[PDB]
Context: one part of a larger RNA, bound to proteins that are not shown
RNA sequence: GUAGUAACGGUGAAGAUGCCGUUUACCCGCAGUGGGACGAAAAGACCCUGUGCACCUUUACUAUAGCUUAGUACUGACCUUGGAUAAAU
RNA sequence: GUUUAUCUGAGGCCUAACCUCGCU
RNA sequence: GCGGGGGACAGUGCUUGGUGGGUAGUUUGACUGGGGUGGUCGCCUCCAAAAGAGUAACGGAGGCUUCUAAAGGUUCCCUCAGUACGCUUGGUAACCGUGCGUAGAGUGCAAUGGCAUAAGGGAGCUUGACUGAGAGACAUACAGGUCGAUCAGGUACGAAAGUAGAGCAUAGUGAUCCGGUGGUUCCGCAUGGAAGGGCCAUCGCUCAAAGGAUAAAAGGUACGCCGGGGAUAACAGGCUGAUCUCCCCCAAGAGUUCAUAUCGACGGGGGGGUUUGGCACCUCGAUGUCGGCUCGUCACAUCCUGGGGCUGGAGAAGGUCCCAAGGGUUGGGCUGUUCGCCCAUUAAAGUGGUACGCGAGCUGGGUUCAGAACGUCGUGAGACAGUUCGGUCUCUAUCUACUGCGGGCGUUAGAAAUUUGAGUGGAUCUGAUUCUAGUACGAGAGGACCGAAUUGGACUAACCUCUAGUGUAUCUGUUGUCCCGCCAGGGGCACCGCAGAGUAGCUACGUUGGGAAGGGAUAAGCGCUGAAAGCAUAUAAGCGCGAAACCCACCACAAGAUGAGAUUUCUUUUAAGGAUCGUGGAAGAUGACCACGUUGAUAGGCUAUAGAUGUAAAGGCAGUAAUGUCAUAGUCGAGUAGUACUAAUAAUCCG
Numbered sequence: 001g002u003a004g005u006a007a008c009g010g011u012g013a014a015g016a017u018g019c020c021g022u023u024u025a026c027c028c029g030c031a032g033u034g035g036g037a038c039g040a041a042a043a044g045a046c047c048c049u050g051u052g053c054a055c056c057u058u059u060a061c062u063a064u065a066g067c068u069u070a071g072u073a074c075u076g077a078c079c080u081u082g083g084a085u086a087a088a089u
Numbered sequence: 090g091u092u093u094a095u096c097u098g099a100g101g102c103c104u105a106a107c108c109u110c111g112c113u
Numbered sequence: 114g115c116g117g118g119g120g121a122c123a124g125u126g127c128u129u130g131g132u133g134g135g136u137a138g139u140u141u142g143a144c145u146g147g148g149g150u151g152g153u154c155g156c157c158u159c160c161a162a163a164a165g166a167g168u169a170a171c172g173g174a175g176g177c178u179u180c181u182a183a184a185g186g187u188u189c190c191c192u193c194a195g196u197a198c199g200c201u202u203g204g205u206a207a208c209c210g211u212g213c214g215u216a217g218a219g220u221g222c223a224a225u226g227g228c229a230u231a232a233g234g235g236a237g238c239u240u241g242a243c244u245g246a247g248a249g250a251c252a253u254a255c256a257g258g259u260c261g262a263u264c265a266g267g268u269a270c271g272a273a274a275g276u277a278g279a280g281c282a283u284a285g286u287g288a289u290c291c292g293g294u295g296g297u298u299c300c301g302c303a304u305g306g307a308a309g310g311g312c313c314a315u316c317g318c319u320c321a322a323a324g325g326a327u328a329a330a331a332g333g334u335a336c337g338c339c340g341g342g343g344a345u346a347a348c349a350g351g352c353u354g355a356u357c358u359c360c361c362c363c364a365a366g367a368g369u370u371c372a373u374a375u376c377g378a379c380g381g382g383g384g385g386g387u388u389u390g391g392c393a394c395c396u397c398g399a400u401g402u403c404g405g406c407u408c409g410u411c412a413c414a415u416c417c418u419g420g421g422g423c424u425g426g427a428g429a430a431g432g433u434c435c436c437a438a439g440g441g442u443u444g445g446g447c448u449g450u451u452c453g454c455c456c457a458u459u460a461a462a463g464u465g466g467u468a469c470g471c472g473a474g475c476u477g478g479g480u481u482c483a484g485a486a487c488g489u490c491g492u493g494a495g496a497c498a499g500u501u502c503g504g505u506c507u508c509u510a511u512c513u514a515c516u517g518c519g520g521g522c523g524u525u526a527g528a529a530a531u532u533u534g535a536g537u538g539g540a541u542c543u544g545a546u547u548c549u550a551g552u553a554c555g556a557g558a559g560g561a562c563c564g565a566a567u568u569g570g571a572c573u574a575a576c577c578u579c580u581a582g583u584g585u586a587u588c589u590g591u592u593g594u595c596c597c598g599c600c601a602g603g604g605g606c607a608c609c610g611c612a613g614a615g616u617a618g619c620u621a622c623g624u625u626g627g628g629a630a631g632g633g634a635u636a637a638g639c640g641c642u643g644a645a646a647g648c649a650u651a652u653a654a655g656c657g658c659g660a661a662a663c664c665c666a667c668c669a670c671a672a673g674a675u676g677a678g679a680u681u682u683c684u685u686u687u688a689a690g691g692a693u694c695g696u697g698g699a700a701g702a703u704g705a706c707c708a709c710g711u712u713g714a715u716a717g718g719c720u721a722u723a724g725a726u727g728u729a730a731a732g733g734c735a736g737u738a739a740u741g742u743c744a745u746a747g748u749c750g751a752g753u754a755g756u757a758c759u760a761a762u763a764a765u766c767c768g
Base pairs, nucleotide, nucleotide: 003017006023007022008021009020010019026521027520028519029518030517031516032515033514035513036512037511039508040507047342048341050339052338053337054334055333056332057331060139061138062137063136064135066132067131068130070128071127072126073125076103078101079100080099081098082097083096084095086093087092088091089090107119108118109117110116111115112114142154143153144152151171155177156176157175158174159173160172179221180280181279185239186238187237188236189235190234191233193217195213196212197211198210199209219228220227222285224283225282226281243266244265245264249260250259251258255324268277269276270275291317292316293315294314295313296312297311299310300309349396350394351392352391353390355389357385358384359383360382361381362380366376367375403478404476405475406474408470410466411465412464413463416441417440418439419436420435421434422433423432424431443457444456445455446454447453484502485501486500487499488497489496490495522673526684527683528682529681530680531679532678536670537669538668539667542570543569544568545567546566547565548564554559572627573626574625575624576623580621581620582619583618587614588613589612590611591610592607593606594605595604596603597602631665632664633663638658639657640656641655690767691766692765694710695709696708697707698706715760716759717758718756719755720754721753722752724749725748726747732743733742734741735740
Other pairs, nucleotide, nucleotide, family: 005512cWS011016tWH014350cSS014351cSS015349tWS030702tWS034035cHS034510tWS034513cWW037473tWH044046tHS047147tSS048345cWS049340cWW051326tWH058060cWH058492cWS061134tHH065133tHS069129cWW074124cWW075123tWH076105tWS077102cWW104121tWH106120tHS106122tWH107123tWS133135cHS139330tWS140331cWH141332cWH144171cWH158224tSS162169tHH163168tWW176284tSS178286tWS178323cWW181184cSS183240tWW183242tHH192231tWH193218cSS194214tHS203207cWS204206tHS204207cWH216229tWS227232tWS241267cWH245278cWH247261tWS247262tHS248261tHS264278tWH271273tHS271274tHS287320tHS287325tSS288320tWH289318tWH301308tHS327329tHS332494tSS343347cWH345397tHS346397tWH348400cWW354355cHH354356tHS356388cWW364378tHS365377tHS367372cHS368374tHS371425tWW372377cWS374432tSS385387cHS386388cHS393394cHS400468tWS401402cHS401506tWW403449tSS407471cWW409467cWW415417cHS417460cSS420637tSS427554cSS427558cWW428553cWS428559tSS436636cSS437661cWS441461tSS442462tSS442463cWH448452tHS458462tWH459461tHS471474cHS477506tHS483504tHS518704tHS523677tWS527689tSS533672tWH534535cHS534674tHS535671tWS549563cWS551552cHS551560tWS552561tWH553560tHS555557tHS555558tHS571628cWW577579cHS577621tWH579623cWS584617tHS586615tHS616751cWH621622cSS630666tWS634662cWW635660tWH636659tHS637659tHS642652tWH642654tWS643653tHS644650tWH645649tWH646648tHS652654cWH673675cHS684688cSS688768tHS689768tHS695761cSS700705cWS701704tWS709761tWS713761tHS714758tWH723750tHS727746tHS729746tHS731744tWH
C1' cells in the first nucleotide's frame, strides 16, 4: 500500500488479523465502551553523536574600539642650573 | 681648570602662534 | 573688532609601551560492555597464543626516556654462589687453610634466551667507538627496521695464524618545515666580488595525545537549535540467575532424658522469574513515565470459611504439615507516595501476574520544561538522585474485540401456537444466641465433638403497600413592575421569582425473596477381605466412607444445534396468513414488541369517582380600617368505571 480484516498455545527482528496446530464463527446493518491495529499528530525536546551552529562566561589563544605614557609636526623669543663635541691658552 | 660658537637634559618668564570668556 | 584668562601647555596627525571579554574570530582529543568519573595513549620482556610465523580484550605480571673513554679492541691467564672441618679479635654470616661443589654466582638497570673449551674476573699494550662501501637474506601497506660476507687506503694487539667497522642479545625514542655551526671556485640573474642557495658532517622540539592537523588556545547552556542513531542508555519486552523467594538432602545440637512435636548450625541439590543486577536483541521519521480512581480477569506459593495426619494434643485455645481457588477479603490519621507506623472493627483484613494491568478511560499530587529563593561547588557563565512556591495532559472510532437491537435467506410445500434440550451465562459469603449440657474431660479453674432451632451483617433481583426524595402536570400564599380602558379579579417576567404541599411515574433511605434441600464420581485421608512374599499389608482382583473443588441440581437464554428437533391445528399457489397505514402503550434511541382499527372501548373528550391542594369568585353581616364569618367550598384529577361525541377509510403489497 492492496484486503473477503477471529481466539488460544507456540514460532519468529525475542509482545501476530494475515505463519504453524487446534477451536470457534449463516449474510448485512444501527446505537453505545474504548482492549488492540506497538492507533493519528509532530524526521524525540530525555541519551549519544557531528573535528555542526548559536549565544553567554573567564585567570584559554590571537586581535581591536576606548583610556593612557613618551618621541615627533603645528611649536616661538630670552634667563638660571647640569652634561657632550670643535678650537685656543 | 676656564673662555668662545652648537647639541641636549630641566625649570622660570614673555607674547606672537593655539584655546576659552564678556561686550559687539 | 576690542577687554580679559591661559599659552608654547592643551587639542589634533604619525610612531610607540601598558591596560582593556567593552567587542570580534576561534580552539577546547580519542579509547570506553551507553556517556561522564577513574585509567590509558610511544618502546622492551613473559603468559594469554592452541610444539613454524602471526594472533585481541579497560586480560594476568614488570621496566625505559640511560650508562661505560672504559663496562671498547687484542694477547696471556683465572674460576663462580654455597657448604663441612680448623683458627686471637671474629659471633660459621668479614679474612685465611684443606675438601665437596657443572653453574644454585655473575653478566650496570625489568623479564626471556645464552654463557665455565666462557659472553663471568685479572694483567700488559692500545683506540677498529677507522675512511670508501654493502655479495645475500629476515621482517615487511608505506615511512621505516635487523643481520651481514668479499675489496681497496692506513692502523691496534699478537711470534704468527688471526681478531678488531663499539658494548652477551633484545628497550634508552620524534618524520617534515625552519633556523644555527664547521668544510666545500658546486651555483651565484650584464661582467668581477658579495648577499644567498646547493652538497657532507652536525645542533635546536616530555611535537608524552610519542605517524607529530597551528609558531600561537579553556568552559556553560534547564533559553538552546540543526542533521542522524535503537550502530547507544533511561520505562517496558527478551536471554541468565550473580542477588531475591521457596522446597529438598545429611544431621552436630537445642528441645528435663529424645536429632526430625517444634527449631536446626557447618555443607550440598534444585524449582519460579514478582526485587536489585548482567547482556544490549525490536522500537529515538516518538512503544507517554510514579501514585490514586473506575473496571475487572488469572495462578495458588491459602488470610477466612471446608476435609484430615502428628503433637512436648486432659477439654477449650494452640504449633506444624497435607487436600482444596466456590465466595469473601473493612474504614480512617500521617506522607505525592508504593511501602510503613498507628486508631477502631472483622471469620479474614492473602501473596502475586496481566507494558511494576488499565492516561484515543479519568486526576497531574510526585518526577525531567521555561520564573524565583535557600545550603553547597565553581573566579565566572552555571550545576546538585539536596530542599521550597507556582506552572496548557491534543484527536468527530475505519477494522477487529465487547454490550444491546434489527433486516435478508435457509431449515426441502406454507402458516398460528406450545415445547424437548447440544450447550452458554448468573448466584455459590458468614456472624451471634439458645437447647443438647455447665454434661464428657479436668484436682479445680475452665469447658466441648456430633445434632436441632432463633435472629443479624455484606451482596443481589423484583416492586412501590408503608417511610423517605424528586415530581418545570397540579393547588395555595406572597414581593417588585408591566398588561387586560378603570375598581375588583387575573395574566407576563424576575433561578419553576420565592415560599408550603403534592397524585401517577422513577428511585432508596423502604418492602419482599435468594444463596435451601438432594444425588454421582472423587482429592488429602479412614477401613473390609486378601496375596505377590505360608507372616504382615486399605490394593495388586473386588468392595464401604470421604470437602464450599468437578458433573447434575437452583434461575435465565438457547434448534443459524446447517446435526437447523418434536407435537396440535389450518391452508394445500395470488389460500391459510403476514405486512403497509392509522389510535396508543405498562414497549421503545430508530427498527422491533403488545392491544385496537367501526360486527370498536385503542386514545381523547363527556358523565361520576379514588385522590392533590385547602375554603374559590359575586353578595350579605361585624369594625374606623386592616380582616373574620355565611361558605368542607373552588381548581386540578398523569389513575378507575360507563357511554362512539372526535380520530382509528371504502387503499394496497407479499403469500

The PDB entry is titled "70S ribosome Flavobacterium johnsoniae". An RNA from Flavobacterium johnsoniae: 768 nucleotides with solved positions. Jha et al. published it in Nucleic Acids Res. in 2021: "Structural basis of sequestration of the anti-Shine-Dalgarno sequence in the Bacteroidetes ribosome". An Rfam search finds the family "Bacterial large subunit ribosomal RNA" in it. Its family is annotated with ribosome and structural constituent of ribosome in the Gene Ontology. Rfam 15.1 lists 51,934 matches to the family in 10,816 species. The structure was determined by electron microscopy at 2.8 angstroms resolution and released in 2020. The organism belongs to Flavobacterium, within Bacteria.